[PDB]
Order: sequence, then C1' cells, then structure tokens
RNA sequence: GUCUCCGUAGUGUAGC
RNA sequence: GGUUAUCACGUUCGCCUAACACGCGAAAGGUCCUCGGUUCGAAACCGGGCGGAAACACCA
Repeated sequence: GUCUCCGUAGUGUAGC
Repeated sequence: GGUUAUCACGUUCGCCUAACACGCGAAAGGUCCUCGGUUCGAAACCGGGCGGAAACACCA
C1' cells in the first nucleotide's frame, strides 16, 4: 500500500 | 435509530483503631473510537478518518 474481522466506565465489558 | 446502561472487580465516601485489619454501613464512575450525513429523531442505517486486532502487497 490494497482487502477483511472487531472497537463500547477505571479494569471488566454488557445492552440496545 | 425515536432513549448509555448493567454487572462483578475495582473507585471513592460515613464505619472503627493509632495506623490498621477483617468486620462493615452508603454512593462517585461512558462525544457508544473520530468526522460527515441519512436524519422528527442514530452510537447502533450508511460511508469517510483513526486506533487496535488479522492478512495480502510494496525492485529509484
């Protein structure tokens, strides 16, 4: 450089 | 998308001692990564940027 999977308190990390 | 909240740890606060300690009695803690729209109304619908988590590339 192009393409793909995730981002959620202080650590955890929901939840819609 | 018409609305971010919970849960343990923790974070503090009244509790005792002298400092404690366990024992305890209560409450402080998120632009939903950033921007832009879609939008009555979005963090979540969509796209751009960044962060991290994975790839393939990258012979003046």
Molecule: tRNA
Organism: Saccharomyces cerevisiae S288C